[PDB]
Context: bound to proteins that are not shown
């Protein structure tokens, strides 16, 4: 322990 | 909705 893009899981 | 992983910049 940040922005966008998403995809997937579980509650 | 949350939460959590990945891949992209």
């Nucleotide at each position: 322990a940040g922005u966008a893009c998403a995809c997937u899981a579980c509650u | 909705a949350g939460u959590a992983g990945u891949g992209u910049a």